Overview: The depositors describe the entry as "RNA polymerase II elongation complex bound with Elf1 and Spt4/5, stalled at SHL(-5) of the nucleosome". Solved structure of RNA, together with DNA, 352 nucleotides shown. The sample was in a buffer at pH 7.5. Primary citation: Ehara et al., Science (2019), "Structural insight into nucleosome transcription by RNA polymerase II with elongation factors".
Context: bound to proteins that are not shown
RNA sequence: GUGUUUGGGUGGUGGC
DNA sequence: ATCAGAATCCCGGTGCCGAGGCCGCTCAATTGGTCGTAGACAGCTCTAGCACCGCTTAAACGCACGTACGCGCTGTCCCCCGCGTTTTAACCGCCAAGGGGATTACACCCAAGACACCAGGCACGAGACAGAAAAAAACAACGAAAACGGCCACCACCCAAACACACCAAA
DNA sequence: TTTGGTGTGTTTGGGTGG
DNA sequence: TTTTCGTTGTTTTTTTCTGTCTCGTGCCTGGTGTCTTGGGTGTAATCCCCTTGGCGGTTAAAACGCGGGGGACAGCGCGTACGTGCGTTTAAGCGGTGCTAGAGCTGTCTACGACCAATTGAGCGGCCTCGGCACCGGGATTCTGAT
Numbered sequence: 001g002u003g004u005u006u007g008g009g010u011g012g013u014g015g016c
Numbered sequence: 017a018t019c020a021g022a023a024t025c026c027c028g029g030t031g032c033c034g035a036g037g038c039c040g041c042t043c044a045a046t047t048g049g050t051c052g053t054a055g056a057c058a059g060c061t062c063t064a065g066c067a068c069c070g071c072t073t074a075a076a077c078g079c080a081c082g083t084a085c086g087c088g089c090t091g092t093c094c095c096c097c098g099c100g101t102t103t104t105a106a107c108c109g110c111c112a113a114g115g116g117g118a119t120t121a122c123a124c125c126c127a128a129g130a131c132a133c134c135a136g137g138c139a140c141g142a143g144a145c146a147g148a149a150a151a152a153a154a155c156a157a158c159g160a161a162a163a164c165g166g167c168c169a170c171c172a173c174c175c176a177a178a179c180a181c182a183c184c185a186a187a
Numbered sequence: 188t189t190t191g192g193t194g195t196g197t198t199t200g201g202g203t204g205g
Numbered sequence: 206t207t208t209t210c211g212t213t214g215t216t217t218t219t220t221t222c223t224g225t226c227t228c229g230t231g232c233c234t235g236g237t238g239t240c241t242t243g244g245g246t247g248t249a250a251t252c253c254c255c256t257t258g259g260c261g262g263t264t265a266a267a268a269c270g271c272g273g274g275g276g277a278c279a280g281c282g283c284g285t286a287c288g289t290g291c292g293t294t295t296a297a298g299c300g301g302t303g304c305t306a307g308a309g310c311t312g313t314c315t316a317c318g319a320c321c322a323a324t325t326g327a328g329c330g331g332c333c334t335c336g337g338c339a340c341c342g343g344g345a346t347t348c349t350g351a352t
C1' cells in the first nucleotide's frame, strides 16, 4: 500500500 | 427160409440170304516238269506286362445267438399196375399207274480279272457337353451402437477393513 | 514394573450371488 | 422400444474343367466304272425208277373193365442247421516307378504249291455160294411170391 479463493458429482422436487 | 411155378436163358436144328470172294473194266490218282508267290525269317522299335511299393479303406471273419426250414414219423386216400376180356387196325402181299428226278444237250451271260480312277471313311484333333465341383453372389439375421426439447430455480448428501502401535490398567 | 488388552490411526485394497 | 450398418452362416447360382460323346480334315486305298471270255447256269426233252394206293386177310396191339395196394400227400414235432451282427481282422486296390520280353512291322527270297499232260491200276458195277444167324422146340434154370 496496491492484489484478493470457497467444491464437486448425483438424485429428487419445482418454473415456462 | 421153402417150395410151386411161371419167366427166361440155353442148347440143338435149319435154311436162307446178305457178306464177301471174284471178274471186267475206267477214270482218277500218279508222275513229272514248269511257273509264282507266300511265308520263314532277320532285324527294329517301341508297348504293354511285369514286379514292386505306400497307404489306405472297404471288405472278409469267428462266433454268439436266435430260429426256421429239413427231415423223420405217422396217417390217409385213390391212382395206377396189372390182368381178363373184346375189339380192331398195322402189317404182308400183291398189283398197277404215273409222275418227278436224273440225264443229256446246248445257249448265253455274267462274274473274274485287269486296270483307271476318285471320295469313303478313318485316325486324329478339337470341342462339345451333360454334369460335377468349386466361385461368386443373395441370403438374412442378428448382432452391435444413438438417442428420446430447452432453459432455470432450490434443497439434500459423501470409503472400509485390517493391522500395528501406544497407552492404560491390573496383577 | 511389566505384561496384556483395547482403542485409535494409518495404509492398502473388493465381491455372498441378484 | 424401435433403431440402421457391420460381420457370419445358407444356399443357390453360375462358370469352368473333365471323361466321353460329336464332328471337321486330310489322305488315301479301296470301292467304283468298264471290257471280255469262258464256263456254269438256264432250259428242255426223255427215261425210267420209285411213290402212292387199293384191296384181302390176319393176329397182335390196343381199349377197356377192375381191384387193390402201395405210393403221393398232409401234418407235425423238433431241433439242429444257419442267417445276422459286430467288432474284429484281412487284403484289394488305386496310384506311382521303372524294366524290357516280345508283339508287331518291314523286306526277301526261295522253296514249296497250282497247274499241265499222259497214264494205269486199283475201285467199282455186277454176280455167285455159303455159313451166321433168326427162329422152332425142349429142357433147365432162375427169379419171385404164397407159405
Base pairs, nucleotide, nucleotide: 008174009173010172011171012170013169014168015167016166017352018351019350020349021348022347023346024345025344026343027342028341029340030339031338032337033336034335035334036333037332038331039330040329041328042327043326044325045324046323047322048321049320050319051318052317053316054315055314056313057312058311059310060309061308062307063306065304066303067302068301069300070299071298072297073296074295075294076293077292078291079290080289081288082287083286084285085284086283087282088281089280090279091278092277093276094275095274096273097272098271099270100269101268102267103266104265105264106263107262108261109260110259111258112257113256114255115254116253117252118251119250120249121248122247123246124245125244126243127242128241129240130239131238132237133236134235135234136233137232138231139230140229141228142227143226144225145224148221149220150219151218152217153216154215155214156213157212158211159210160209163206176199177198178197179196180195181194182193183192184191185190186189187188